RNA sequence: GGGACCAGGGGUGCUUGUUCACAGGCUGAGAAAGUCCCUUUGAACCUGAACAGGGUAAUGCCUGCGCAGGGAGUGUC
Ligand code: D2X
Repeated sequence: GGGACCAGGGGUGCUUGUUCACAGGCUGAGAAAGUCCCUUUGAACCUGAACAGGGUAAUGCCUGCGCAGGGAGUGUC
C1' cells in the first nucleotide's frame, strides 16, 4: 500500500395533507437517516450564500463560483 480494529468529522433541505404531530411525494449514499458518507491521496462537509446562470411544483435540482477560503488520524496490527 490493501484489509481489520481503534479513534474522530458531517449533513438532514424542498413540497402536500389542519403542518404541528404524523404520513406521503422530489433529488440524493444519506433529508435526524442507514455506520449512510467522510478522515489530509481530505468538494464528506462549512463560509461566501437570501450568490449567479439554467431549470423545477419547489428546493443548497444542474452548472458555475472552485488551480477561492476552511475542514476531522503523519493512529494500532
Ligand atoms: O460542491 P458545492 O460547493 O456545490 O456544494 P453543494 O452544497 O452545492 O453540494 C454538496 C452539499 C449539499 C448536499 C449533498 S447541500 C444539499 N445536499 C444534498 C443532501 C444533503 N444532505 C443530506 C442528508 N441529503 C442530501 O441529499